Shown are 38 nucleotides from a PDB entry: RNA (RNA (RNA LOOP B)). The entry is an ensemble of 10 models. It comes from the structure "SOLUTION STRUCTURE OF THE HAIRPIN RIBOZYME LOOP B DOMAIN RNA, NMR, 10 STRUCTURES". It was solved by solution-state NMR. Keywords: RIBONUCLEIC ACID, TETRALOOP RECEPTOR, GROUP I INTRON, GROUP II INTRON, RNA.
RNA sequence: GGUGCAGAAACAGCGCUUCGGCGCGUAUAUUACGCACC
Numbered sequence: 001g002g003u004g005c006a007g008a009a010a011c012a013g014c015g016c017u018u019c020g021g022c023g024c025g026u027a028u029a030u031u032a033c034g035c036a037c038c
Stems, first nucleotide, its partner, number of pairs: 001038005013024004
Other pairs, nucleotide, nucleotide, family: 006033cWW007032tHS009029tHH010027tWS011026cWS012025tWS017020tWS
C1' cells in the first nucleotide's frame, strides 16, 4: 500500500442553580494511532 475489527479526545468562555449538576459552543476530523493477515 491492500483485507478485516475497532475508535476516542483536548482549547475558549457565558448562563441557572442544591452550585451537585445541566445546556450551549467551537475546533481537532471530516480523520489519528491501535490489534492480527500478504